The PDB entry is titled "Cte_Branching,Ca,inactive". Solved structure of RNA from Comamonas testosteroni KF-1, 727 nucleotides shown. The sample was in a buffer at pH 7.5. Ions in the entry include calcium and potassium. Lineage of the source: Bacteria > Betaproteobacteria > Comamonadaceae > Comamonas > Comamonas testosteroni.

RNA sequence: GCCGGGGCGCCACCCCGGAAGUGAUGCGAGUCGCAACUCGCAUCACAAGCAAACGCUGUAGCCGCGUGCCUCUAAUAGGGCUGGCGCGGUUGCGAAGGGCGCUGGUGAGUGCAACUCUCACCUUCGACCCAA
RNA sequence: GAAGUUGGGCGACCGUGAAACGGCGCUGGGCAGGAAAUGGCCCAGUGACCUGGUCAAUGGUGAAAGUCGGUGAAAGACCGACCGGUGGGGCGUAUCGAAAGAGCGCAACACCUGCCGCACAGGAUGGCUUCUGAGGUACCGGUGACGGUACAGAACGCGGAGGGGAAACCUGGAAGCGAGGGCACCUCGGGAAACCGGGGGUCGAUGCAUAGCUCAAACCUGUAACGGCACCAGUGGAGGGUGCUGUGCGGAGCAACGUGGAGCCACAGGCAUGAAGCCGUGGUUCGUAGUCGAUGAGACAAGCGGUGAGUAAGGGAAGGGCUGCGAACAUCGCCUCCCCGAAAUCCAAGGAAAGCCGAAAGGCUAGCCGCUUUGUUGAGACAGUGGCGCCACGUUGCGCAUUAGCCGUGACCUAAACGGGGAACCUCUUGGCCGUACCGACUCGGGUGGCACCGGUCGGGCUCGAUGGCUCAAGAGGGGGAGAUGUGAUGAUUAGGGUUUGACCCGUGAUGCGAUACGACCGAAGCAUCCGGGGAGCUGUCUGACGAAGAGUCGGCAGCAGUGGGUUUGGCGACCCGCUCCGAAAGUCGCAAGC
Numbered sequence: 001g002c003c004g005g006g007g008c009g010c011c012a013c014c015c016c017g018g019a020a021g022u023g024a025u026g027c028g029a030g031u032c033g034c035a036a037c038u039c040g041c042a043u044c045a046c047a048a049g050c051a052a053a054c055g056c057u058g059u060a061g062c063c064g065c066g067u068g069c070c071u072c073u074a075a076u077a078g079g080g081c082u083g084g085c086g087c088g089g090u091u092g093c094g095a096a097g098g099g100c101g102c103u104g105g106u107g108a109g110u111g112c113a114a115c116u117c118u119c120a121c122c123u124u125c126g127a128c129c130c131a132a
Numbered sequence: 133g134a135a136g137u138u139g140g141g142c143g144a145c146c147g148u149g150a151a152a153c154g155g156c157g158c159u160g161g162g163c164a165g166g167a168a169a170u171g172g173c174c175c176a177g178u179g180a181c182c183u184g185g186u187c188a189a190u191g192g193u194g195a196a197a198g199u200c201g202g203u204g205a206a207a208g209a210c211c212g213a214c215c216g217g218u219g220g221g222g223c224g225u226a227u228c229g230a231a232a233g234a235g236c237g238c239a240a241c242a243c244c245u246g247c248c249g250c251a252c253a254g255g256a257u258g259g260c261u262u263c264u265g266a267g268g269u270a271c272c273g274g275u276g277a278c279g280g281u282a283c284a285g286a287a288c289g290c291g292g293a294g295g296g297g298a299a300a301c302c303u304g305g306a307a308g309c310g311a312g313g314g315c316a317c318c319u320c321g322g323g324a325a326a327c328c329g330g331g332g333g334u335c336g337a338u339g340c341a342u343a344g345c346u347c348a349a350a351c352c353u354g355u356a357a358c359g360g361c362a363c364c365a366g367u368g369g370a371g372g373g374u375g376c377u378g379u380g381c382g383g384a385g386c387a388a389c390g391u392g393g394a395g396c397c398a399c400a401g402g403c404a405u406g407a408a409g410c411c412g413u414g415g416u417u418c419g420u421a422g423u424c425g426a427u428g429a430g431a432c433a434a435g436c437g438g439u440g441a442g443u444a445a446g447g448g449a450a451g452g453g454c455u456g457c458g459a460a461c462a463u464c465g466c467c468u469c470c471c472c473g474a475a476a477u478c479c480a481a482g483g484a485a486a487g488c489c490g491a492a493a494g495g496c497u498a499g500c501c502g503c504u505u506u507g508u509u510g511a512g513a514c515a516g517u518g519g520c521g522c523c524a525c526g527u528u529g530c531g532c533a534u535u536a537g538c539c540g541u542g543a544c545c546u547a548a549a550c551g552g553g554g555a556a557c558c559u560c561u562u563g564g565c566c567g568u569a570c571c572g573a574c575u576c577g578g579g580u581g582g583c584a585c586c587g588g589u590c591g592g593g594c595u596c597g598a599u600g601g602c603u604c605a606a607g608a609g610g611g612g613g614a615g616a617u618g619u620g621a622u623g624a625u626u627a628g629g630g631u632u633u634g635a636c637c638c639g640u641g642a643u644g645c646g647a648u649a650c651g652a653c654c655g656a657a658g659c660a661u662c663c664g665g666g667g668a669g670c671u672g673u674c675u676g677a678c679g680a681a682g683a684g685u686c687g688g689c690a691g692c693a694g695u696g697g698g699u700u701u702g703g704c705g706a707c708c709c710g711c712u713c714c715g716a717a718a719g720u721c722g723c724a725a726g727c
Base pairs, nucleotide, nucleotide: 003018005015006014007013023044024043025042026041027040028039055727056726057725058093059092060091061090062089063088064087065086066085067084068081069080070079071078097130098129099128100126101125104122105121106120107119108118109117133464134463136461137460138459141345142344145552146551147550148549154182155181156179157178158177159176160175161174162173163172184545185544186543187542188541191539192538193537198214199213200212201211202210216244217243218242219241222238223237224236225235227234228233247383248382249381250380251379252354253353254352255351257350260339262337263336268283269282270281271280272279273278288310289309290308294303295302296301313335314334315333317332318331319330320329321328322327359377360376361375362374363373364372385530386529387528388527389526390525391524392523393522395520396519397518398517399516401411402410403409414654415653416652418651419650420649422514423513424512430509431508432507433506434504435503437501438500446471447470448469450468451467452466478483487496488495489494557610558609559608560607561606562605563604564602565601566600571593572590578586617724618723619722620721621720622719628714629713636666637665639663641662642661643660644659669692671691672689674688675687676686677685678684693712694711695710697708698707699706700705
C1' cells in the first nucleotide's frame, strides 16, 4: 500500500494491527432457498505462490458471400479507398511509458522583404521504432 | 532529386427516391450602379443541365473528316500538291529584357485527320461537403430559452462585439483600420505582336479529400495553372527564364467459339538441408510426375572475339536506380537501350551539323551480341500445375448513315438528393414548492497549503421576493455516425412500418455459392432461390355511446399463454404494477473475462 478500527478543522495525518488460505469438501445462524451466500469449526489441500483496493479493452490483417471505385501491367498478379461498404469466419500484436511525423495557434529570430525559412511551446491525432 | 497513398473533411439507422426542394442555363419584364458593356439583385415562365445503376422493347432527333487532284466500283482513310498548327535549330530585327529568354519575319525539314462526338484538364465566378455557426442584422412564430426564412467576408495582417470552456485558451462576415491582388471578365486607347495604360464588374476559407460522398451544372480555353525536378542566366535565388508533368478515346469493327504461334503471372511459411526429405484440415487411413544441380544452379565482375555509334521529331507489351517514408505501392523528373531518321547551315567539297578527337584520311570509346578446369557470393534453374492477355488464320451472330452520340418509355434498385427521430451528460427557460433575504465581488500575505476574521468596489438586494435548494413538471440549445472478448440494460413498447391484397419472424426443410500450403470431396456461419409454419388476441351478438327504434364500430369486464420485478419459492404453485401487431441506429451504462 485497503477500508481507516479509532481520532486529528483540509491540519500535515498519528495510535492500534482489523492483512497475506494466498483454495475446496460436510455441519452450524446465512431475508433466500436449495440455483443463492458472509463468517466459524474439522478434513483434504499447490504442500506453494496470489487476496482486496483501480486503469485500459484497441489495432494490423487473411478467407468467403453481396455491392461499387481508383492506380500499376497488354491482361492476370500487385497497392489501396475507415476490414472500401454490408454480413459471417478467423490469425497475430496490444491491453498504452518514451522518441518521431502532421494539423492549427502563439512568441521570437534570420531578415530590405516572412502564412512559406529556422527555433521553442502547446494542441489534433497517431496508422510509425524501443522494454515492462 | 521530389512528395503522394497506406494516416486524423463526409461516412450510423430509418423513410421518400431518380421524382421533388435547390441550383444553373435560356426567354420576357423590372431595380441599383455606370458614358456603354460585362456582371449583380428581384419577378414569371421554361429545360436534350447538376441528376445515377441494371434489365427489356420500341420510338424521336442526329454529326464529321483543312482544300484541290489522281488510282479506284467505292477516297475522310491509299497516294501526290497546297494551306494551317506545333517542334528542334538557323538567319534577320520594327520591339521587351543586364543576360538567359520572349515577340515578329524569312526559307528547309520533322510531326499532326487541322473535322465531329464523348470524356478529361486549367482559370474566374457559382453553390455543394465541412468551417465561420449554441455567431451578426431584419422580419415572422413563441410568455421565454429559442425556432423558420432572407441578407452580409478579394486573399492576408491588426482588431475585439458576440459564441464555447471550470479555467488556460479556442472561435470570431459585430464594426473599424491597413493591404489593392485573381479573372483563359467588360470596355476604350497605343503597338505588327508579346505587352502597356485609362475607366468599370465580380471575388470568405476547404475540397494540396488518389479511390465509395461533396468538389457538379454553367462561361472561356485546350496545356494558358499551384507544386516538383533538370537545364540557362545571374546582381548568386524567400529569384528571373526554358523543357517535362500539361489532353485522351473512338469515328467500323465488336463478341463468342475453334486451330496454331510466341510471351507474361503465381508456386508463399516452418523444421531441416551432400542441398534431399517432412509438415500444414473446419472434417476425411484422399492426392502432389521428372531432369540437371556444392565433381557449383543463378547472379555480379574482369579478360577475349565480333559489330560499333544517328542529333530534332516519331515509334517500342524496353529498362532503371537513387533521394523521402518503418516499409510497401505508384507518380513526376532525370538517365539508359532498340527501330526509323532529316533539314536549314558550315566546308579544304572528302565531310561536319548528327557520340569523342580530327580540315580530312583515319583513330578511340560507350553500347549491343556471344565466349572463357577465369575471379566474388553461394541453391536453385529447367520443367509441371493453374491462370492471363497478344498476334495470325477460320466459322457463326450483330454491325459498318437513318450510323456513333443525345433524348425518351416501363419495371426493379440505391454509399446522389430531400427528410425524420435519438439517450446519458452540460447549460439555459417557464411554471411549482422551500427558506426568506444578505451572499456572489473587498487581495499583498492571516496557524489561513483555501474556506470562520476584515479592509480599492460592482448593485442591490433585510420591498412577505434570489442569483439560492429541490426526489418537481413542461420545454429549449449543444451532444449523437473509426469492424474485431462474452452477455445484458438504456436508447425504445421510440423513429418507422403493418393490419389477411398481410409488415415481420422461425425452419435443426430442400437447392446453389461457401474455410486457411496447393489440388479433390464433404462442407459450419452468412447470403440467394423455392417450399412450408406462425402472424395483428381471445370472451356474452354482455354492458353504454355513434348510428334511423334495423345492421355495423369502440371504452370496461376475466380466464388463456406471454411480457416484466418484489415476497414466498421445495427449479415458480400463489399475492402485490399493467398491457398484448412488427421494429432499428449512433451514443451511454453495467457485469463477467483478458493485460